[PDB]
Context: bound to proteins that are not shown
RNA sequence: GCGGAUCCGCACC
RNA sequence: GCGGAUCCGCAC
Numbered sequence: 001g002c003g004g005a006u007c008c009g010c011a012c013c
Numbered sequence: 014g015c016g017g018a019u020c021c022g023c024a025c
Base pairs, nucleotide, nucleotide: 001023002022003021004020005019006018007017008016009015010014
Other pairs, nucleotide, nucleotide, family: none
C1' cells in the first nucleotide's frame, strides 16, 4: 500500500 | 455500513 478478525464508538428514533 | 483501538495475514 492492501486484505481479514475482534472489541468499542457513531449514523438510521 | 463508516470510524477508532487492538491483533493476524500478504506486499515492502